[PDB]
Context: one part of a larger RNA, bound to proteins that are not shown
Molecule: 23S ribosomal RNA, nucleotides 531 to 1365
Organism: Haloarcula marismortui
C1' cells in the first nucleotide's frame, strides 16, 4: 500500500523507523550585531476614481553570527522508506536537430582499446661546450649491474655552384628594449 | 633630464652562383653535441573489433553428377506387328475371312521398384537444418538398383538449371599468406583549472577522404602603440527611389 | 504640338549605407606586453534557424547566395508542451529587487480604477509547418463630416382632388396618357403631363405626376471611421493550456498597484588572473563595473592500481579481502567504527606499466 499516473531522481521540506562505536548538534523566550531592500498606524496635502505626494524614517523591520535563560537525545546529523513543493520525456552513438517510431544494451561481475623499434621534428630538463658523444669490443671486477679503456664513425666548427672551380663581418654606421652610469 | 647601450630593429660591406653589362639567388660578426622526460610525423598490425577478396600447399566423389566392373528387380491384365496357317476367289500378281503369332523407348496398374503435380492442405523453436498426409507422373527400358572402381578445384562432371562434387558452389573444403586493405559503421575505462572553435576558401579522379589557408590553442621573441564605438575632414561607389526632347531599348492615342 | 505606359543585363540624376586613409573622444595596451614576430599541437572543410537583403520555383518544414544573430556547444525565467520567439548569458550559499510574461479558478499577484466599443463565445492565438480566412457583400450596431428641406408645416402614411378644349394630329377598320412618327401646344385653378406605370382588341378601368386636407418635428441626399454579421465543407472525442467569461474574465484609449529569473543589488565563502611580501607556485594582505557557460581541440594540476628500489611504518593483542556504518575531500578519492575473516599489508620519495568500463548485434561465465 488495493481512488490511482510513468526516466525512477536533484535540491528545499514534513511522516514513521534507528542498541552501541566511528558524527554532535538541534529547539523555544529574550538580547546583542544588522547588508541590500524596508513599512503599518498618524498628521498634512492632492486625485473624478483605483490611489498617490510629505513628514513620521532610511525608523520599526531585516538574513547570518553571537550571549542569558528554558528545553530535546529517535534528540540535532546521519541512514532507510514515504508524503508535499520546484525542476525533470535515460544513458552513449549518430545527427542540422534525439525522448525519439534513429542505432546499443535482459541483469551482475570479470575479461575489454596510443604500444614497440627506426628515422624526422619540437620541447622541458640536465651534462660538456669550439667542441661533443662514443660504436662494435678490450680489461677489471662485486661478472648481464658496476669502474677503466675504445673517438671507427657522427654532428657541430663556411659556404655557393649541375660541375669545374672559387671560399666569407673575432663589427663600419643609425636607431633602441632591458640593465648600467650622472650633477636626474 | 643627460650618457654608456649586450640582446634586438635598420643598413653597410664580405664568400659564391649566374653574370659584356645589370639585376637577382644561396651564405657570412663563433654554438653545439650528447643524455632523460615529453608533443607530433613516416613505414611497419600501428588505439580496438569490425568484410566481401586474392594468393600457397593440402583434404575430399561414404554425399551428389558421368563412365566403367560384377551382381540383382519389375503382381496382373489390356492391346494385337511381323511372320505362319486354313478357306474363299484368281490365270497369276494377289485379295479376302478366320485362326495362329505376341512385337512395342505400346496401354491399365500405389507389384516391387522409381519420381514428384496440386492442395500454395499439416508441420514451420518441426518428427524432420528439405518432414506428413491425400493427390499425381513412370512402372521391358535412354528403365531402376547393391557393391566394387574412374575423372578433383580454374578442374571435374553436366539430356544445360550455372546443376552437381560430403546441409559447403557464377569456382569445394581444410591450414596457411594474415594481425590483408577499406577514405565505410560501432567502440576507445579516473578528477579539475584555463582558452574555446570550424560546419568556409584554394587544389585535388576530389565532392563519406586529405593537403594548404581561415579559425582554435600552447611556447619563445619583440617593446609602444593598438582600433570593436562615435565625429570630423581628404576620397572611392551607381543599390533603393526616380527619371527618360538625357542616351538605350521597350510602349498608347489624336488632329 | 498635345496625350498614356516602362527597364536585373538603360540613366540627365540619386540616397540611406558600405568603405580607404588620417585626426579627435572613447575604450585599450606598455609588472595582466597589446599591436607584430618566429615556433609546436590542433580540430575543421554534411550545418541549421530568426531578421533584413536576396535569385529560382506556383509553392515548399524547397533550392541557393549575402550580412547578422542565434542554436550546434547556452543553463536559468517566460511561451500548454517544443534547438535556434521574448527576457536572460551562469562559480557556491543566503536576502532583497526587477525583466520577459502575468495579477477569476486551476496558479503567485486585480474579479484594480476612469471611459467606450461588441453579442458574434466575435474574442479570451505577439512571432509560426504550427495562430487561416480572400474577392465579394452588409438599413447590424456606434462615431465623425459635408449638401439640401422643414412650424409660411418637412419625410411617410391617410382622406379628397387628379379638371377642360379634345376621344391632340399624323398612322389607322379602330388606337381615345400609354403598337407607331411628329408634336407636346392654352382655358379653368389651389393642383392636374399632347401623360410616368400597370391594364383593355380598342375602349373602361387602376394608380405616377402635380394640389389640397389631416397629422406634427425633425427630415432626406452623400462622405468617412470603430467592433462584428454573411461568404466559411472532413473524416476516432469539440475547444482560447482547461475550467470557463457577455456594463467581460473580450477590444480599444487612459490611469493605479501587485506578482513574477540563476538578471540587477546585498553579506560570506570558492576558483581564476593580476599587485604587495617573499626562496615559495607556503603564509598575509590587496585589486576585479571593466574575472567566472561550452562541443570539436590546444594548455595545465591532482586521485586510483601493479610490480622495483630507497627511507620509514603496520599485523595473531588479528594483515588483505568482504558486509553494514560513521568522518573528511568541489571531486578522482583517502579514513574510521562494528561484524566476517586468519594471514599477510602500507606511507613518502624516485621509478615502473599487459594502470581506470556503462556501452562496442563486445568476450567468458552466472543469474
Nucleotide at each position: 500500500g488495493a481512488u490511482c499516473g510513468a526516466g525512477c531522481g536533484a535540491c528545499a521540506g514534513g511522516g514513521c523507523a534507528u542498541a552501541c562505536a566511528a558524527g554532535g548538534u538541534c529547539c523555544c523566550u529574550u538580547g546583542a550585531c544588522g547588508a541590500a531592500u524596508g513599512a503599518c498606524c498618524g498628521a498634512g496635502a492632492c486625485g473624478c476614481g483605483a490611489g498617490u505626494c510629505u513628514c513620521c524614517a532610511g525608523u520599526a523591520a531585516g538574513a547570518c553570527u553571537c550571549a542569558c535563560g528554558g528545553g530535546a537525545a529517535g534528540c540535532c546529523g546521519a541512514u532507510g522508506u514515504u508524503c508535499u513543493g520546484u525542476c525533470g520525456u535515460a544513458c552513449g552513438u549518430u545527427u542540422u536537430g534525439a525522448a525519439a517510431a534513429a542505432c546499443g544494451a535482459g541483469c551482475c561481475a570479470g575479461g575489454g582499446a596510443g604500444u614497440g623499434u627506426g628515422u624526422c621534428u619540437g620541447u622541458a630538463u640536465g651534462g660538456c661546450a669550439a667542441g661533443u658523444c662514443u660504436a662494435a669490443c678490450c680489461g677489471g671486477a662485486g661478472u648481464a649491474u658496476c669502474c677503466g679503456g675504445g673517438g671507427a664513425g657522427g654532428c657541430a666548427c663556411a659556404g655557393g655552384g649541375a660541375a669545374a672551380c672559387c671560399g666569407a663581418c673575432a663589427u663600419g654606421g643609425c636607431c633602441g628594449c632591458a640593465g648600467g652610469g650622472c650633477u636626474u | 633630464g643627460c650618457c654608456c647601450g649586450a640582446g634586438g630593429g635598420c643598413c653597410g660591406c664580405c664568400g659564391u652562383c649566374u653574370u659584356c653589362a645589370a639585376g637577382g639567388g644561396c651564405g657570412g660578426g663563433g654554438a653545439g653535441c650528447c643524455a632523460u622526460g615529453u608533443g607530433g610525423a613516416c613505414a611497419c598490425g600501428a588505439c580496438c573489433c569490425g568484410a566481401a577478396u586474392c594468393c600457397g600447399g593440402a583434404c575430399g566423389a561414404u554425399c551428389u553428377a558421368c563412365g566403367c566392373a560384377u551382381g540383382g528387380a519389375c503382381a496382373a491384365g489390356a492391346u494385337g506387328a511381323a511372320g505362319c496357317g486354313u478357306g474363299c476367289c484368281g490365270a497369276a500378281a494377289g485379295g479376302c475371312a478366320c485362326g495362329u503369332g505376341g512385337a512395342a523407348g505400346u496401354c491399365u496398374g500405389u507389384u516391387a521398384g522409381a519420381g514428384u503435380u496440386g492442395g500454395u492442405g499439416u508441420c514451420c523453436u518441426a518428427c524432420a537444418a528439405u518432414a506428413c498426409c491425400c493427390u499425381c507422373u513412370c512402372g521391358u527400358g535412354a528403365u531402376c538398383u547393391a557393391u566394387g572402381u574412374g575423372u578433383a578445384g580454374g578442374g571435374g562432371u553436366g539430356a544445360a538449371a550455372g546443376g552437381c562434387c560430403c546441409a559447403u558452389c557464377g569456382a569445394g573444403u581444410c591450414c596457411g599468406g594474415c594481425a590483408a586493405c577499406a577514405g565505410c559503421u560501432g567502440g576507445u575505462u579516473c578528477c579539475a583549472a584555463u582558452c574555446g572553435a570550424a560546419a568556409c576558401a584554394u587544389g585535388u579522379c576530389g565532392a563519406a577522404g586529405c593537403a594548404u589557408g581561415a579559425c582554435c590553442u600552447c611556447c619563445g621573441c619583440c617593446g609602444a602603440g593598438g582600433u570593436a564605438g562615435u565625429c570630423u575632414g581628404u576620397g572611392a561607389g551607381g543599390u533603393a527611389g526616380a527619371g527618360c526632347g538625357a542616351c538605350c531599348g521597350a510602349u498608347u492615342g489624336g488632329u | 504640338c498635345c496625350u498614356g505606359u516602362c527597364a536585373a543585363a538603360c540613366u540627365c540624376c540619386a540616397a540611406a549605407c558600405u568603405u580607404a586613409c588620417a585626426g579627435a573622444c572613447g575604450c585599450u595596451g606598455u609588472u595582466u606586453g597589446a599591436c607584430g614576430c618566429g615556433g609546436g599541437g590542433a580540430u575543421u572543410c554534411c550545418g541549421g534557424u530568426g531578421c533584413g537583403c536576396g535569385g529560382g520555383g506556383u509553392a515548399a518544414g524547397c533550392c541557393u547566395g549575402u550580412g547578422u544573430a542565434c542554436c550546434a556547444g547556452g543553463a536559468g525565467g517566460g511561451g500548454a508542451a517544443c534547438a535556434a520567439c521574448c527576457c536572460a548569458g551562469a562559480g557556491a550559499u543566503a536576502g532583497g529587487u526587477u525583466a520577459a510574461g502575468g495579477u477569476c479558478c486551476c496558479c503567485a499577484a486585480g474579479u484594480g480604477u476612469g471611459g467606450a466599443u461588441u453579442a458574434a463565445g466575435u474574442g479570451u492565438a505577439a512571432u509560426c509547418c504550427u495562430c487561416u480566412g480572400a474577392a465579394g457583400g452588409u438599413g447590424g450596431u456606434c462615431u465623425c463630416g459635408a449638401g439640401c428641406c422643414c412650424u409660411a408645416g418637412a419625410c411617410a402614411g391617410c382622406c379628397g382632388g387628379g379638371a377642360g378644349g379634345u376621344g391632340a394630329g399624323c398612322u389607322u377598320a379602330g388606337a381615345a396618357g400609354c403598337a407607331g412618327c411628329u408634336a407636346c401646344c392654352c382655358u379653368c385653378u389651389a393642383a392636374g403631363a399632347a401623360a410616368a406605370g400597370c391594364g383593355u382588341a380598342a375602349c373602361a378601368g387602376c394608380u405616377u405626376a402635380c394640389c389640397g386636407g389631416c397629422c406634427g418635428a425633425g427630415g432626406u441626399u452623400u462622405g468617412a471611421g470603430g467592433c462584428g454579421c454573411c461568404c466559411a465543407a472532413a473524416a476516432u472525442g469539440a475547444u482560447c493550456g482547461g475550467g470557463a467569461c457577455u456594463c467581460a474574465a473580450a477590444u480599444c484609449c487612459a490611469c493605479c498597484a501587485c506578482c513574477g529569473a540563476g538578471a540587477c543589488c546585498u553579506g560570506u565563502c570558492c576558483g581564476u588572473a593580476c599587485c604587495a611580501c617573499u626562496c615559495a607556485u607556503a603564509c598575509u594582505g590587496g585589486u576585479a563595473a571593466u574575472c567566472g557557460a561550452g562541443u570539436a581541440g590546444a594548455u595545465u594540476g591532482g586521485c586510483g592500481c601493479u610490480c622495483u628500489a630507497a627511507u620509514u611504518g603496520g599485523a595473531u593483542g588479528g594483515a588483505a579481502g568482504c558486509a553494514g556504518g560513521g568522518g573528511c575531500g568541489a571531486g578522482a578519492g583517502c579514513u574510521c567504527c562494528u561484524g566476517u575473516g586468519g594471514a599477510c599489508c602500507g606511507a613518502u620519495u624516485a621509478g615502473u606499466g599487459a594502470c581506470g568500463a556503462a556501452a562496442a548485434u563486445c568476450c567468458u561465465g552466472g543469474c